[PDB]
RNA sequence: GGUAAGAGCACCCGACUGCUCUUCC
RNA sequence: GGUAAGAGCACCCGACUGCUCUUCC
Numbered sequence: 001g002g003u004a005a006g007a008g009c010a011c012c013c014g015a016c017u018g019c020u021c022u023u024c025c
Numbered sequence: 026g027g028u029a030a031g032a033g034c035a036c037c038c039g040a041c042u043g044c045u046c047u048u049c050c
Stems, first nucleotide, its partner, number of pairs: 001050002004048007013039002017035007024027002
Other pairs, nucleotide, nucleotide, family: 012040tWW015037cWW016036cWW
């Protein structure tokens, strides 16, 4: 150095699920 | 009976980024 495969921490975008609250038929 | 659109909380998953790390060539 590598279109080589992974890992930790931080930061951060988004989603699933549960709970609480608001607003209906 | 139907269970939508938001605001919070908990957990977790999938990306992006920053900073380090391991092995391989």
Solved structure of RNA, 50 nucleotides shown.
Primary citation: Guo et al., J.Biol.Chem. (2014), "Biochemical and structural insights into RNA binding by Ssh10b, a member of the highly conserved Sac10b protein family in Archaea".
The structure was determined by X-ray crystallography at 2 angstrom resolution and released in 2013.
It was solved together with DNA/RNA-binding protein Alba 1.